[PDB]
C1' cells in the first nucleotide's frame, strides 16, 4: 500500500485483521423484504 470482514438487497453498526508490494489466507447475527 491494498484485499477483506457481505456476499440477492434492505434494517444495525464500528473496528480490526491479512496479505500484497515480491509468495497464500480466514473472519458478522439477527431481522425485514426479496
Nucleotide at each position: 500500500g491494498g484485499c477483506g470482514c457481505a456476499g440477492u438487497g434492505g434494517g444495525c453498526u464500528a473496528g480490526c485483521g491479512c496479505c500484497a508490494c515480491u509468495c497464500a489466507a480466514a473472519a458478522g447475527g439477527c431481522c425485514c423484504a426479496u
Molecule: RNA PSEUDOKNOT